This is an experimental structure of RNA (A site tRNA) from Escherichia coli, with 76 nucleotides shown. The structure was determined by electron microscopy at 11.5 A resolution and released in 2014. Keywords: cryoelectron microscopy, molecular dynamics flexible fitting, ratchet-like rotation, RIBOSOME. It comes from the structure "Structural characterization of mRNA-tRNA translocation intermediates (class 5 of the six classes)". It holds a match to the Rfam family "tRNA". By type it is a transfer RNA. Rfam links the family to the GO term triplet codon-amino acid adaptor activity. The entry has 52 different proteins, among them 50S ribosomal protein L31, 30S ribosomal protein S12 and 50S ribosomal protein L10. The model includes bound tryptophan (TRP).
RNA sequence: AGGGGCGUAGUUCAAUUGGUAGAGCACCGGUCUCCAAAACCGGGUGUUGGGAGUUCGAGUCUCUCCGCCCCUGCCA
Ligand code: TRP
Numbered sequence: 001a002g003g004g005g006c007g008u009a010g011u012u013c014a015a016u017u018g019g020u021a022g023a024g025c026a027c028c029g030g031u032c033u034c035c036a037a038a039a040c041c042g043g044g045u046g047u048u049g050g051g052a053g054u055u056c057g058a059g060u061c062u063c064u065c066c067g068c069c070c071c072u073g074c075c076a
Stems, first nucleotide, its partner, number of pairs: 001072007010025002013022001027043005051063002
Other pairs, nucleotide, nucleotide, family: 009045cWS016058cWS018057cHS033036tWH053061cWW054058tWH
C1' cells in the first nucleotide's frame, strides 16, 4: 500500500430482507424450614462497528470505510 476475516447486554458466541436476534455462565427478584444461608424456580440487562442506494424489505445487496486481526517487499 493492496485485499480478505471479525468486531453484540457483566462474561461466552451467533445475528440484513417485509421476523418478538438467542441464550452457555453470572446477576436480580420470588420461594421452604420460628427464622437465615446453601439450594430451587422464574425475570431482566444490547437492537445491527457506521452513512447513503434500491425497496412489499435490509445489519453484512450496492458502495467502503473505523478499530482490531491475517497474508507480503533485500534501499544495495
Ligand atoms: N554490501 C552490499 C549491500 C552487497 C550487495 C548487495 C551489492 N547488492 C549489491 C553490491 C549490488 C553491489 C551491487 O548489502